[PDB]
Context: bound to proteins that are not shown
DNA sequence: TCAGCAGCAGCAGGTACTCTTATTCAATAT
DNA sequence: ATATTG
DNA sequence: CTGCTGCTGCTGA
């Protein structure tokens, strides 16, 4: 620092 | 004064909030 | 044995 | 899924 997952409330 | 036709090539995408994982080799030359 | 480059 | 950009040429009948 980026990348990626699972989410919360519309 | 009016009739019949085609050809191409490209990505991103609603408003806050949370949290957790993992990150580029291998060879030549001082 | 370290550090540049494709 | 979803949304665009644009020209070239005439004799015949």
């Nucleotide at each position: 620092c980026u990348a990626a997952g699972a989410g919360u409330a519309c």
An RNA structure, together with DNA, in which 59 nucleotides are resolved. Method: electron microscopy, resolution 2.63 angstroms. The entry became public in 2025. The entry has 13 different proteins, among them Actinomycin D, DNA-directed RNA polymerase II subunit RPB4 and DNA-directed RNA polymerase II subunit RPB2. It comes from the structure "The structure of 3 ACTD bound to RNA polymerase II elongation complex with 4 CTG repeats".